Solved structure of RNA (23S rRNA, nucleotides 549 to 1290) from Porphyromonas gingivalis, 626 nucleotides shown. The work is reported in "Structural studies of ribosome from an anaerobic Bacteroidetes human pathogen Porphyromonas gingivalis" (Hiregange et al., Nucleic Acids Res., 2025). Ions in the entry include magnesium, potassium and sodium. It was solved by electron microscopy to 2.7 angstroms. Entry title: 70S P. gingivalis ribosome erm-delta-porN strain. The reconstruction used 155,090 particles. The entry has 51 different proteins, among them Small ribosomal subunit protein uS11, Large ribosomal subunit protein uL14 and Small ribosomal subunit protein uS3. Rfam match: Bacterial large subunit ribosomal RNA. Gene Ontology terms of the family: structural constituent of ribosome and ribosome. The family is grouped with related families in Rfam's "LSU clan". Rfam 15.1 lists 51,934 matches to the family in 10,816 species.
Context: one part of a larger RNA, bound to proteins that are not shown
């Protein structure tokens, strides 16, 4: 393991540590 | 104990360099990493910042002492 | 290396004219600031 | 109001910001590859054809000339070794920086080949393609 | 031919040129050139200095020969006619 | 053919005419 | 910030659009001048996506507000708003 | 996207 | 009821090759023309905080 | 204090950071230097700078001034390694 482009950037649950 | 790893899902997004009127360009260039790699020095001019002396300014080669 | 010497030389201190030369004048002219370059 | 420095900018002369030609010149090294030459050696299975010449018969005035036998010439023929490289296939990070297989040319010659030697740069050498001169040649 | 040297030949050509922040900020035109993808001088940028004048608008004043128009004003082209 | 007259019409190198804009100078005003 | 004088330059391959023209065929994303403008050297918004068409010149930050061009059914922010005509071709919404 | 058709429809008119 | 002119919007003329277009869905208005009121909409403008460079 | 201004290529101007060494003045280090790994904090802004801990096992550094072999991402760039 229903997913499609220079792979980041701005948002943002859940899970896990301390 | 308010920090840290991951990132379901959403918006936006055609690397970089160089050369060009204009490059996502199907123009050039690089496998990657570490190391290496390109306006320096001398002399002579000129301008300028800052200084020393000043109607003057300055010594060159060289010489003396102790070094 | 330091300190001292070393004034040769160089620049400034007057310009105009190719130059001789003259000089805050000078060149051009027979002569005029009429013109150039300089002091002011 | 200049002059002499120190710092900085810029210019010129020096390789002058770095890397990069094709070239030009000088002095040397190369003919163990290859081109040509020189000296001295070597090699070429087998088969075929049948020139000159000769002998014997005929023939002639005599030579010529005809037939048979012999003879064994040739940049002659077919074809191994060998030398070369026609055509096709294959190979093309090849077994090989020029090969292999089949095919094909020459194969007593202007043949092939060993050893030693000589000619050196636009110089040599060239049965001449600007070919070759150590996988390098206007 | 090769090797070494002159030698870092020359290359108005191609490529490349590395830390940071701040302020300003072009040109691709003209002239000349054995010049045209080079360069010199103007033009346009920047730093430092000394002077006033630069831009835009209004008003006043002045010279135009374009658009348009016209051509029986000229010069070319030219269409119907009346004679 | 020629000329006159009437009428219609055209132009970068035609003009009896002729703008709008632009340009030059001066003074004001605003503005670097 | 316009001129003087001085120190340092780079540029001297331009391009698109609009306007006035030459050339061309009143062709060309053609070519040669002129006057502006923009790209060059300019990001942001609309146009689906476009160097110079339309709006607009980015000191930095903001989970504040008003607007430009252009838009308000969904993808996609905002009117299935109000009124009056026209179209029946999905013409159109390029 | 045109010369050229038909006027499909809605208005505004003029002659008859 | 026939003729004719001027205007708006449609209609035919209308057309090639990998698979098409209002960007798509789709819409009879959510198309075209006009008018009005709200709203959306940029790094434009304003607001808040923070810097820098020049003049006064 | 106000107002104004702050997009930028070629290009001009200004102000700084780091690096190696030197002079002067201060300092540190086997009770752990440089270097290497991890983590945290800071700076009108930035180049960069501090601090904690592990490895490491012997040198290093502040300020002021001085001098440069003074900073790499591309040159079909070079060496080594992969």
């Nucleotide at each position: 393991a229903c997913a499609a482009g220079c792979g980041g950037u701005a948002g943002g649950a859940g899970c896990g540590c301390c | 104990a308010g920090g840290u790893g991951u990132g379901a899902c959403u918006g936006c997004g055609u690397g970089c360099c160089u050369u060009u009127u204009g490059c996502a360009u199907a123009a050039u260039g690089a496998a990657c990493c570490u190391a290496c790699g390109a306006g320096u020095u001398a002399c002579u001019g000129u301008u300028u910042g800052u200084g020393g002396c000043a109607a003057g300014g300055u010594u060159a080669a060289u010489u003396g002492u102790u070094a | 290396g330091a300190c001292a010497a070393g004034g040769a030389g160089c620049c400034g201190a007057a310009g105009c004219g190719a130059a001789a030369g003259c000089g805050a004048g000078u060149c051009u002219u027979a002569a005029a600031a009429g013109g150039g370059c300089g002091c002011c | 109001a200049g002059u002499c420095a120190c710092g900085a900018g810029c210019a010129g002369u020096a390789g002058a910001c770095g890397c990069g030609a094709a070239a030009c010149c000088a002095a040397g090294u190369g003919a163990u590859c290859u081109a040509c030459c020189c000296u001295u050696g070597g090699u070429c299975a087998g088969g075929u054809u049948g020139a000159a010449g000769g002998u014997u018969a005929g023939g002639u005035a005599a030579c010529a000339c005809u037939a048979a036998c012999u003879g064994g010439a040739g940049g002659a023929c077919c074809g191994a070794a060998u030398c070369g490289g026609u055509a096709a296939g294959c190979g093309u990070u090849g077994a090989a920086a020029a090969g292999c297989u089949u095919u094909c040319g020459a194969a007593u010659g202007a043949a092939c080949u060993g050893a030693g030697g000589g000619u050196a740069g636009g110089g040599g050498u060239g049965a001449a393609a600007g070919g070759c001169u150590a996988a390098u040649c206007a | 031919a090769c090797u070494u040297g002159g030698a870092g030949a020359u290359a108005g050509c191609u490529c490349g040129u590395a830390c940071u922040c701040c302020c300003c900020g072009a040109a691709a035109u003209g002239c000349a050139u054995u010049u045209a993808g080079g360069u010199g001088c103007a033009g346009c940028c920047u730093g430092u200095u000394g002077g006033a004048u630069g831009u835009u608008a209004u008003c006043a004043u002045g010279a135009g020969g374009u658009a348009g128009a016209g051509c029986g004003a000229c010069u070319g082209a030219u269409u119907g006619g009346a004679u | 053919a020629a000329g006159u007259c009437c009428a219609g019409a055209u132009a970068a190198a035609c003009u009896c005419c002729g703008a709008a804009u632009g340009c030059a100078u001066g003074a004001u005003a605003a503005u670097u | 910030a316009c001129c003087g004088a001085u120190g340092g330059a780079g540029u001297g391959a331009g391009g698109g659009c609009a306007u006035g023209g030459g050339u061309g065929c009143u062709a060309a994303g053609g070519u040669c001048c002129a006057u502006g403008u923009c790209c060059g050297a300019g990001a942001g918004g609309a146009g689906a996506a476009g160097a110079a068409u339309c709006c607009g010149g980015a000191c930095c930050a903001c989970c504040g507000g008003c607007u430009a061009a252009g838009g308000u059914c969904c993808c996609g922010a905002a009117a299935u708003a109000a009124u009056u005509g026209c179209u029946a071709a999905g013409u159109u919404g390029u | 996207a045109a010369a050229c058709g038909a006027a499909g429809u809605c208005a505004a008119g003029a002659a008859g | 009821g026939a003729u004719u002119u001027u205007g708006g919007c449609a209609u035919g003329g209308a057309u090639a090759a990998u698979a098409c277009a209002c960007g798509g869905g789709c819409a009879u208005a959510a198309g075209c023309a006009a008018u009005u009121u709200a709203c959306c909409g940029a790094a434009g403008c304003c607001g808040u905080g923070g810097g820098a460079u020049a003049u006064a | 204090u106000a107002u104004a201004u702050c997009g930028g290529u070629a290009g001009g101007g200004g102000a700084g950071c780091a690096u190696u060494c030197c002079a002067g003045c201060g300092a540190c280090g086997u009770a752990g230097a440089a270097g290497g790994g991890a983590a945290a904090a800071g700076g009108g802004c930035g180049a960069c700078u501090u601090u904690u801990u592990c490895u490491g096992g012997a040198g290093u550094u502040u300020c002021u001034g001085g001098a440069a072999a003074a900073g790499c991402a591309a040159a079909u760039g070079u060496a080594g390694g992969u």